[PDB]
Context: bound to proteins that are not shown
Molecule: Crispr RNA; Target RNA
Organism: Lactococcus lactis subsp. lactis
RNA sequence: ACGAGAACAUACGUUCUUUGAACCAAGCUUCAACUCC
RNA sequence: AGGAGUUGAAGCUUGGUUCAAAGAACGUAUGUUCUCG
Numbered sequence: 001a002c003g004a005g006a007a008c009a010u011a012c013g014u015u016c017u018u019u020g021a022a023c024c025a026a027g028c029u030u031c032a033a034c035u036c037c
Numbered sequence: 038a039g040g041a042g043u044u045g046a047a048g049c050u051u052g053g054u055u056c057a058a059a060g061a062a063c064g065u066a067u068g069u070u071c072u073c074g
Base pairs, nucleotide, nucleotide: 004072005071006070007069010066011065012064013063016060017059018058019057023053024052027049028048029047031045034042035041036040
């Protein structure tokens, strides 16, 4: 010989469930296998 | 009796539409117990 002395803001808990990167879109247009010896 | 001079030229190279939506947003258990000299 402190309104003090001890005292875990700790325990449990899925950032999870549903969802088509889809939809529409001609590799196409004009083009003589030709020219001159 | 033969050759040369062209082998691709020009365009388009993505355009339009939708751009996360719905649900949960904390739920519980304790809220102080004890310490008479």